Solved structure of RNA (yjdF RNA (R. gauvreauii)) with a sequence from Ruminococcus gauvreauii, 122 nucleotides shown.
Keywords: riboswitch, azaaromatic, translation, antibody, RNA.
It comes from the structure "yjdF riboswitch from R. gauvreauii in complex with chelerythrine bound to Fab BL3-6 S97N".
The model includes bound 1,2-dimethoxy-12-methyl[1,3]benzodioxolo[5,6-c]phenanthridin-12-ium (CTI).
It was solved together with Fab BL3-6 S97N heavy chain and Fab BL3-6 S97N light chain.
It holds a match to the Rfam family "azaaromatic riboswitch aptamer (yjdF RNA)".
The organism belongs to Ruminococcus, within Bacteria.

[PDB]
RNA sequence: GGACAAAGAUAAAAACACAACGUAUGGCGAAACACGUCAUACAGAUCCGGUAGGUAGUCCGGACAUAAACAGCGG
RNA sequence: GCGCUGUUUAUAAGUAACCUUCCUCCUUAGGUCGUCCAUUCUUUGUC
Ligand code: CTI
Numbered sequence: 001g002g003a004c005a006a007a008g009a010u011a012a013a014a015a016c017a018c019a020a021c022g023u024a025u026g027g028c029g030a031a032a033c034a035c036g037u038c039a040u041a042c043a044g045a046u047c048c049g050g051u052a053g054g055u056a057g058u059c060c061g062g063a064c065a066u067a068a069a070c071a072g073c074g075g
Numbered sequence: 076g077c078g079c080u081g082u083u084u085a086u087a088a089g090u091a092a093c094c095u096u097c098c099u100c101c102u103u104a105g106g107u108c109g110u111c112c113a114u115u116c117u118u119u120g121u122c
Stems, first nucleotide, its partner, number of pairs: 002122008017058002022042008044064001046063005053112002056090001065086010094109001097106003
Other pairs, nucleotide, nucleotide, family: 010114cWW012112cSS013054tSS013055tSS014055cWH015091tWH016091tWS017088tWS018087tHS019043tWS020022cHS031034tWS051056tWH075076cWW095108cWS096107cWW
C1' cells in the first nucleotide's frame, strides 16, 4: 500500500399542488339595514414524538389553539 | 337571549393521483416495501 470492523468529526436530504367561495371592518354607489363594488384582514404551513441510518409545513400519534354542533348546570 | 362546563367533529384538496415491491380470495380491491440524502476527513482494533 490493501481488506474487514468499531468509534468520531463533517455534509446532505422527497415528486405535484397548496383554494377566499365566504366572514369581519371601513370607503363609495342618490345608500343607517339589505344589496352592488372597492380596500384591508381572516384558510393550524403551532408545539412535541415517531416514521427502524438520516431528511416532514403537508405522513402517523398526542398536545395546544381556533370554529361549529350537541348534552348538562346556573341565574 | 346571556354565562360557564363537558363531549364530538373540523382545521384543506392530497402522502389523493402517478411509478413501484410483497401479502391476502375486500383481488374490477384492501393493505404493505419503495420514490429524497447518505459527502469529506480523523482515531483505534485485527490480518
Ligand atoms: C415523503 C415521505 C414519505 C412518503 C417522507 C418520509 C416517509 C415517507 N419524508 C420520511 C421523512 C420525510 C418527506 C423521516 C422518515 C420518513 C423523514 O424525514 C423527516 O425521518 C426519519 C413523501 C412520501 O412524499 C410523498 O410520499